[PDB]
RNA sequence: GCGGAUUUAGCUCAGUUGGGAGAGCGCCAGACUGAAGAUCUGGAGGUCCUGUGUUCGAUCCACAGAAUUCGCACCA
Numbered sequence: 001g002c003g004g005a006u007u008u009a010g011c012u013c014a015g016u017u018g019g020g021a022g023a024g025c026g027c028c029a030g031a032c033u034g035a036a037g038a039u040c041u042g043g044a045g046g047u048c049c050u051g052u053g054u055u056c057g058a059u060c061c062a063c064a065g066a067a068u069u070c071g072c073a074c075c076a
Stems, first nucleotide, its partner, number of pairs: 001072007010025004019056001027043003049065005
C1' cells in the first nucleotide's frame, strides 16, 4: 500500500434491504418478610459506531471516516 468481516440499551443479542426500534438480565420504585435472596408488579433507560450527499423523510442506500479484528502485498 490492498482486501474481507462486525458494530442496534449498562451487559447478551433479535429486528428493519428509507416512514420516524425490542426481549432477557442488570438498573430506580411500590409488594411480601425482622431482613437477605427468590419472586410478583410497575417505570426509566438507545445520537441503531461517526460525518456528509440524495430524499418530503436516511438506523439500513451513496460518498467519506472510526474501533475492533482476519487475510494479502511491499522492503532505503
Released in 2004, the model rests on X-ray diffraction data to a resolution of 3.35 angstrom. Shown are 76 nucleotides from a PDB entry: RNA (TRANSFER-RNA, PHE) from Saccharomyces cerevisiae. The entry also contains ELONGATION FACTOR TU, not shown here. Ions in the entry include magnesium. An Rfam search finds the family "tRNA" in it. Rfam's curators write: Transfer RNA (tRNA) molecules are approximately 80 nucleotides in length. Their secondary structure includes four short double-helical elements and three loops (D, anti-codon, and T loops). Further hydrogen bonds mediate the characteristic L-shaped molecular structure. tRNAs have two regions of fundamental functional importance: the anti-codon, which is responsible for specific mRNA codon recognition, and the 3' end, to which the tRNAs corresponding amino acid is attached (by aminoacyl-tRNA synthetases). tRNAs cope with the degeneracy of the genetic code in two manners: having more than one tRNA (with a specific anti-codon) for a particular amino acid; and 'wobble' base-pairing, i.e. permitting non-standard base-pairing at the 3rd anti-codon position. Rfam 15.1 lists 5,335,975 matches to the family in 14,413 species. Rfam classes the family as a transfer RNA. Rfam links the family to the GO term triplet codon-amino acid adaptor activity.